The depositors describe the entry as "Crystal Structure of the Homo sapiens Mitochondrial Ribosomal Decoding Site". Shown are 42 nucleotides from a PDB entry: RNA (A site of human ribosome). Crystallisation conditions: Sodium cacodylate, KCl, spermine tetrachloride, paromomycin, 2-methyl-2,4-pentanediol, pH 7.0, VAPOR DIFFUSION, HANGING DROP, temperature 293K. The structure was determined by X-ray crystallography at 2 angstrom resolution and released in 2008.
RNA sequence: GCGUCACCCCGGACAAGUCGC
RNA sequence: GCGUCACCCCGGACAAGUCGC
Numbered sequence: 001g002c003g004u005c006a007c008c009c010c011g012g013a014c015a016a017g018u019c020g021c
Numbered sequence: 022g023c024g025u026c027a028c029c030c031c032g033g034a035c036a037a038g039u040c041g042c
Stems, first nucleotide, its partner, number of pairs: 001042003005038001009033004017026001019024003
C1' cells in the first nucleotide's frame, strides 16, 4: 500500500403483511 | 387503536481495530 472481517448492537426490506388484545 | 413476529436478504457501527497479502 492492497484486501478480508463472524457474533453482538443499530437501521432497511420482508410489512398497506402476520398473529394477539 | 395498542402490541407480537424466529431464520434468511441489504446497509450502518464496531474499525485510527482484527486477520491476511